[PDB]
This is an experimental structure of RNA (HAMMERHEAD RIBOZYME-RNA STRAND), together with DNA, with 47 nucleotides shown. Keywords: DNA-RNA HAMMERHEAD RIBOZYME, LOOP, RIBOZYME. The depositors describe the entry as "THREE-DIMENSIONAL STRUCTURE OF A HAMMERHEAD RIBOZYME". Pley et al. published it in Nature in 1994: "Three-dimensional structure of a hammerhead ribozyme". The structure was determined by X-ray diffraction at 2.6 A resolution and released in 1995. Crystallisation conditions: pH 6.00, VAPOR DIFFUSION, HANGING DROP, temperature 277.00K.

RNA sequence: GGCGACCCUGAUGAGGCCGAAAGGCCGAAACCGU
DNA sequence: ACGGTCGGTCGCC
Numbered sequence: 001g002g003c004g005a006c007c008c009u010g011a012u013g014a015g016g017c018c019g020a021a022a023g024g025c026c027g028a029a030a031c032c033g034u
Numbered sequence: 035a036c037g038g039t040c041g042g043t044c045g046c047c
C1' cells in the first nucleotide's frame, strides 16, 4: 500500500436511482442534539 | 419542528 472481518459509539440506512466497474446519489426508520 | 453522523482491533495479502 491492498483486503476483509469483527468490536465499539449518540454517530444511522428498509428501500430505490445512476454506473462496465470502481464508485456516487435520494432515502423510510432508529439514535443523538435543539 | 430543526440539525447531524464514532472510534478501533485482528488478521491476511
Stems, first nucleotide, its partner, number of pairs: 001047007015026004031038004
Other pairs, nucleotide, nucleotide, family: 008040cWW009011tHS012029cWS013027tWS013028tHS014027tHS019021tHS019022tHS030039cWW